[PDB]
Context: bound to proteins that are not shown
RNA sequence: CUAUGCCGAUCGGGUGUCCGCACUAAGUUCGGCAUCAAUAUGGUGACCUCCCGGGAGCGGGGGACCACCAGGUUGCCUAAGGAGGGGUGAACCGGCCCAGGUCGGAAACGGAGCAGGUCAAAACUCCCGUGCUGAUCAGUAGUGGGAUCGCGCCUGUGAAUAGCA
Numbered sequence: 001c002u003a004u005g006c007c008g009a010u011c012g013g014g015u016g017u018c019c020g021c022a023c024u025a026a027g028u029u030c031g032g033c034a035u036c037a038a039u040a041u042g043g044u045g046a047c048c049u050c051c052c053g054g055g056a057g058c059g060g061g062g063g064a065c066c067a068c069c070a071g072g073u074u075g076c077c078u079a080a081g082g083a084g085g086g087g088u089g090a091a092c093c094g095g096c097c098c099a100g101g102u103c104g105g106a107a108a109c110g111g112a113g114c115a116g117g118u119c120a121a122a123a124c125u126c127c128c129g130u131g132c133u134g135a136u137c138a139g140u141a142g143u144g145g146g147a148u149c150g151c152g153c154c155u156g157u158g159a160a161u162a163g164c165a
Stems, first nucleotide, its partner, number of pairs: 002163001013154005018146002023142003027137001030134006036075004041070002044067002048063001050061004082128001084127002087124001094119004102111003
C1' cells in the first nucleotide's frame, strides 16, 4: 500500500467447570458417662419405744426414726433429673404365698421357715426420654484462596484487527 471481516467487526472484566484444597452451615450414623430434693396425705417393710389381755403359740391399741411405692402442692435444685417402661430377686439374708417337715396346744388353731410359686413398694441392672461427650460420613452447599491456551454464563464499545515489500 493492496486486501480482511459485519453491526459490534478489533479492546476488555467477573463467574461456573477445576483443587490430595481451608473452613462453615445444615444432616446421617455409631459409642462413652451422667441422670435431684423438700413438704401434704395414704400404703408397704424393717427397726425401736409404749401400753391392754391371756396358760402358751398369740390377740388389742398408740408412737418413734429409716428405706421404698403410689402420688397432693411445690423450689434459694438443675447440666438434667420423666411421678416412663423392663429384667433379675440371687449364694441361702428384699418382700408376699408359704406344701411337707418342724414347733405351741387336748383340740381348734397358731408360729418360725425351706422348697416351690409370686412381686406397684430391698438392692442391682437394662431400655426410652434428657444432658454432656468423642467418633462418623457424602446422589446436603458456600466464600476463603488456588487454578483458569478451552468449553458453558453474566457485563462492557471503539471504527482497527491479523499477510504483502
The depositors describe the entry as "SRP-SR at the distal site conformation". The RNA (SRP RNA) from Canis lupus familiaris has 165 modelled nucleotides. The 2021 paper behind the entry is "Molecular mechanism of cargo recognition and handover by the mammalian signal recognition particle". The organism belongs to Canis lupus, within Eukaryota. The sample was in a buffer at pH 7.5. Method: electron microscopy, resolution 3.9 A. The entry became public in 2021. Rfam match: Metazoan signal recognition particle RNA. The literature on the family includes a 2002 paper in Curr Opin Struct Biol by Wild et al., "Towards the structure of the mammalian signal recognition particle". Clan: SRP clan. Rfam describes the family as follows. The signal recognition particle (SRP) is a universally conserved ribonucleoprotein. It is annotated as a non-coding RNA gene. The family has 91 seed sequences and 383,523 matches in Rfam 15.1. Keywords: SRP SRP receptor, co-translational protein targeting, endoplasmic reticulum, signal peptide, RNA BINDING PROTEIN.